[PDB]
C1' cells in the first nucleotide's frame, strides 16, 4: 500500500 | 478524521483504545 476486525454499539 | 490488532489476495484471531 491493501483487505478484514473481536471485547454492547459505533470507529 | 484519528488510534488498536491481523492477515498479504485471505476473511478471520485477540484487547485495549476512542466515542456514545
Ligand atoms: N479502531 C479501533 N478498533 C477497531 C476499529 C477501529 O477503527 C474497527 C473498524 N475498522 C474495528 N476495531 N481502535
Nucleotide at each position: 500500500a491493501g483487505a478484514g476486525g473481536u471485547u454492547c454499539u459505533a470507529g | 478524521c484519528a488510534c488498536c490488532c491481523u492477515c498479504u489476495a485471505u476473511a478471520a484471531a485477540a484487547a485495549a483504545c476512542u466515542a456514545a
Source information
Solved structure of RNA (PreQ1 riboswitch), 31 nucleotides shown. On the sample the depositors note: Chemically synthesized RNA corresponding to the natural sequence from Bacillus subtilis. The PDB entry is titled "Cocrystal structure of a class-I preQ1 riboswitch". Crystallisation conditions: 25% PEG 550 MME, 50 mM CaCl2, 100 mM Hepes-KOH pH 7.0, VAPOR DIFFUSION, HANGING DROP, temperature 296K. Method: X-ray crystallography, resolution 2.85 angstrom. The entry became public in 2009. Primary citation: Klein et al., Nat.Struct.Mol.Biol. (2009), "Cocrystal structure of a class I preQ1 riboswitch reveals a pseudoknot recognizing an essential hypermodified nucleobase".